């Protein structure tokens, strides 16, 4: 000080993605 992810809303017919609150790991 940053990313993966997991939950909302929207999108959907689902999973799933964009994002936020909180958190977990690491670096």
């Nucleotide at each position: 000080g940053g990313a993966g992810c997991g939950g909302g809303g929207g999108u959907g017919u689902a999973a799933a993605c964009c994002u936020a609150u909180c958190g977990c790991u690491c670096c």